Context: one part of a larger RNA, bound to proteins that are not shown
RNA sequence: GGUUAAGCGACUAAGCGUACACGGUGGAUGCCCUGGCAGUCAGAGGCGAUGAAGGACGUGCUAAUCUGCGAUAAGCGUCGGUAAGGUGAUAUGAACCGUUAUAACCGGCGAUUUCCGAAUGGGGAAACCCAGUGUGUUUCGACACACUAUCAUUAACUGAAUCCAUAGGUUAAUGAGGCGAACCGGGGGAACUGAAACAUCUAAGUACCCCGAGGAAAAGAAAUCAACCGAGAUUCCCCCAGUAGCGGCGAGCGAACGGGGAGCAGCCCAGAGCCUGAAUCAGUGUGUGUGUUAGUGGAAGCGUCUGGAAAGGCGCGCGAUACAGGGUGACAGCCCCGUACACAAAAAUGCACAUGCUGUGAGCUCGAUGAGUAGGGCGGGACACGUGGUAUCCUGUCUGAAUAUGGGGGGACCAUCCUCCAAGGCUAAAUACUCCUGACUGACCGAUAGUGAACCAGUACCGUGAGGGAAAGGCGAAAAGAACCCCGGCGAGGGGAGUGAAAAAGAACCUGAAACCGUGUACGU
Numbered sequence: 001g002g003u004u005a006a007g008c009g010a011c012u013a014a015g016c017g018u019a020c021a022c023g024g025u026g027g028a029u030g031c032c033c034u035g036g037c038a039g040u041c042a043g044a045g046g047c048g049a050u051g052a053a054g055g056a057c058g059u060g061c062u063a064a065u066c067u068g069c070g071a072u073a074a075g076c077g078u079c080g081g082u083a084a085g086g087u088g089a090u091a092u093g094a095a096c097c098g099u100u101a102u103a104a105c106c107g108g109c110g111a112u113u114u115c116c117g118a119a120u121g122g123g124g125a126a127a128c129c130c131a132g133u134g135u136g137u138u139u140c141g142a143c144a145c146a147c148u149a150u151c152a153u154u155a156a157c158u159g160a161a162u163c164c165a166u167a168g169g170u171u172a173a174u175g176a177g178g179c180g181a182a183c184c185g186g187g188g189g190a191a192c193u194g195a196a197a198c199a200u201c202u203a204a205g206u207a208c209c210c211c212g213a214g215g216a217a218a219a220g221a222a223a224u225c226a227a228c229c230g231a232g233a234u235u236c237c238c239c240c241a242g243u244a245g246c247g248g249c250g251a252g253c254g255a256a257c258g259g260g261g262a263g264c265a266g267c268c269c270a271g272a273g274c275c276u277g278a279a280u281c282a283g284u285g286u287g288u289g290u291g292u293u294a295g296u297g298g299a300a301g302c303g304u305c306u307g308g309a310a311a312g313g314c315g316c317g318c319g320a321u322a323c324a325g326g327g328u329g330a331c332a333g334c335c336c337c338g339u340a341c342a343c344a345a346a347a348a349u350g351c352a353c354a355u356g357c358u359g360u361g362a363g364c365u366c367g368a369u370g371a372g373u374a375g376g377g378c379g380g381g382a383c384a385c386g387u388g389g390u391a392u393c394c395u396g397u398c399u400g401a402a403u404a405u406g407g408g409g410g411g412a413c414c415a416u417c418c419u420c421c422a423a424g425g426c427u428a429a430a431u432a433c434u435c436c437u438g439a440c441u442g443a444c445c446g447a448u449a450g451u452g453a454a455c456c457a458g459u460a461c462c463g464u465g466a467g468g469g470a471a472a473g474g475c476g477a478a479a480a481g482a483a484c485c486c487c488g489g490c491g492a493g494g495g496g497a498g499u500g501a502a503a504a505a506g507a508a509c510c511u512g513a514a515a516c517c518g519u520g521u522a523c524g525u
Stems, first nucleotide, its partner, number of pairs: 015525010030510001031474002035445002037442007044434002046179002054116003057070003061093001064090003076110006085097003121130003131148005137142001150176009183214001184212005194201001198248001224231002235262005245253002266426003269370001271366004281359013295343003301316005317334002319323001325337003375399008385411001406421005461468002481509001484496004
C1' cells in the first nucleotide's frame, strides 16, 4: 500500500420551528381642529289669510349637487357704507364687468315672490284636476285681471208652519283657524316599582293625552295670621325641621307658626249728586337723548446664525390705556388681521324722556256693601293630615240662613276674648324657561371621543307604516398633483426622469403599532 471483516460515523430538508433583517396587510398611537359639550353676560321671546312652518318644481355660459333666489328667479330699485377688484361652492374654463365711482361686496327701506301646504272657488292619490261670476281686451282662435271657504260677532235687508212674531235666508264689516324647543294654567290620568309577597298605601297627580295663554304665566290687596303682644297682598330663596304630625303607625309621606332675605303698589264695580271734564292710562303724532341694524382710524425691528422656510438662537432697538386672539414656509408686542382706545348713520327701529292730538275720566259729599250663597245631610276630592275626636277648602246630589242690632275664623265642640268682612273684579317687580341672536369662558371632548351627524346626516340603508338609522376627518408651505421616455391591451400597474426640505409625503397620500401573511440569513429538525 491492497483486499476483506467488525465498529463508529458527519454532509439530505419535502417541509417545519426559533431568532434577526427587510417587506406586505391593517389603521392603533401621537399631533391637529372651520365640529361638538357645558355655561356666563346680554339680546330676542314669536311666525301666519299682507298666505306661515315645511316643501315641490324651477332658476346660471351649467350636466349634477349644494347655497341663494322665484318666470323681474346666484337676482330688480332706492338710500347709505365701502371699494380695486369682481361674476356663491365643488370647479377649472368660457364670455365678460370694473378701477375715483351705477363693478362687486355689506346694511336700511322697497319691488318681485310659480306650485303645494291652515290652503280658504269645488274636488283631490300634497305639489294636481275642474269651475263660477265680474270686469278690461277681439286678430271671434280666444285672452288678462279680480273675486267667489268656513265659523264667530255686529249690522242691514229679507222671511215659514202662523195674525203678529220667531226660526230660517241673503249681503256687508270685523275677527278667528295653522306652526313652534322649553317654561305656565287648566281638563283627564297610568303601571312597572317600593312595601323584601300583596289589596290600604307607595310610585304620583309623575309619564302621557287634551285645552288655553304669555313673554313670562299663575297668584295677589285678608271673611289672613297671631295670642291678649302684635303683624299687615302675592311670588321666590335660606331657616324653622326631617321637627309637629300623618301612616296595613308598616314602607313611607311631611308641614305650619315664627325668623332672615330678594322684591315692594296698590285699586275698581255693585250709585246717585255736586263739581265737571281736572288725576291716569291707552292710542296717535312731534322733538330730544340713548341703543340696535353697515362701518372708520388704530402704535412700534432691524442685524446675524442654523435651516427648505425664521416668527427660533445670538446682538442691539422700539411700542404699550394695544403682551385678547388668529394667521403668516418652525414659537411674532413691533409682517398681516385685529386688540386698547377714539369715532360713525341717509334710512328703519327699540327704549327712554318732553310735547301735541284722540279716547279715557279726577275730587267732594251722601248712600250702598255681591243668596240658591254661607251652613247642613249624603258621596267624593284637596289640605303633610289615609275619617280619625277632624277643624279648614272644593262640590256631584238633596237642602238652605243671617244680612253690620249681622256674619266668618282662631284644628271636634261650647263660652269668653281677639281678629277679620265671603258669596264682583283688576294689578308691575322679585320667579320659571331657551327653538333662536351676539359676545365671552372652560383642571370639557379631540374622530370607537364629542351631537346620531367635524365629511352634501336624519343622508345611505331597513320597514306597508309609525319608526329605526349608520359608516366615512389629515398630500404639501405652496399643486409645484409628476412634461417626457420605457414595459403593458392607445390598459391596470410599474420603472426612470422631473417637482419638492422630504415622493420610504404620489392623491388607496401625516405618523403608520398589533394581529395576520411573506422573502432572505443563522441554527435546529
Shown are 525 nucleotides from a PDB entry: RNA (23S rRNA, nucleotides 1 to 525) from Escherichia coli (strain K12).
The entry also models magnesium ions.
It holds a match to the Rfam family "Bacterial large subunit ribosomal RNA". A reference for the family is Cannone et al. (2002), "The comparative RNA web (CRW) site: an online database of comparative sequence and structure information for ribosomal, intron, and other RNAs", BMC Bioinformatics. The family has 102 seed sequences and 51,934 matches in Rfam 15.1.
NCBI's taxonomy places the organism under Bacteria, Gammaproteobacteria, Enterobacterales, Enterobacteriaceae, Escherichia coli.
The PDB entry is titled "E. coli 50S ribosomal subunit in complex with dirithromycin, fMet-Phe-tRNA(Phe) and deacylated tRNA(iMet)".
Method: cryo-EM, resolution 2.1 A. The entry became public in 2020.